Solved structure of RNA, 24 nucleotides shown. The 1991 paper behind the entry is "Crystal structure of an RNA double helix incorporating a track of non-Watson-Crick base pairs". It comes from the structure "CRYSTAL STRUCTURE OF AN RNA DOUBLE HELIX INCORPORATING A TRACK OF NON-WATSON-CRICK BASE PAIRS".
RNA sequence: GGACUUCGGUCC
RNA sequence: GGACUUCGGUCC
Numbered sequence: 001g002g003a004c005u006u007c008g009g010u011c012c
Numbered sequence: 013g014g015a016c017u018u019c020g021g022u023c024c
Base pairs, nucleotide, nucleotide: 001024002023003022004021005020008017009016010015011014012013
Other pairs, nucleotide, nucleotide, family: 006019cWW007018cWW
C1' cells in the first nucleotide's frame, strides 16, 4: 500500500 | 441513516 473489521470521538 | 475520525484485530 490493497480488501475487511470491534468499541469509541466529531459534524448533520 | 449521511459525511468524517483515534488506537486496535484479520487477510494479502